Shown are 33 nucleotides from a PDB entry: RNA, together with DNA. The entry also contains Hax3, not shown here. Method: X-ray crystallography, resolution 2.5 angstrom. The entry became public in 2012. The work is reported in "Specific DNA-RNA hybrid recognition by TAL effectors" (Yin et al., Cell Rep, 2012). The entry is indexed under tandem repeat, TAL effector, sequence specific DNA binding protein, DNA duplex, DNA-RNA hybrid, DNA BINDING PROTEIN-DNA-RNA complex. It comes from the structure "Crystal structure of the TAL effector dHax3 bound to specific DNA-RNA hybrid". Sample source: This RNA oligo was ordered from Takara.
Context: bound to proteins that are not shown
RNA sequence: GAGAGAUAAAGGGACA
DNA sequence: TGTCCCTTTATCTCTCT
Repeated sequence: GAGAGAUAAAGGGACA
């Protein structure tokens, strides 16, 4: 400098 | 009520060059 991965959070919907 | 499912945004780590 770039690319890839990962965790989390937030939001939303659904059903009853 | 409570439970289950879908989407978007922020942050952190590894590899290459």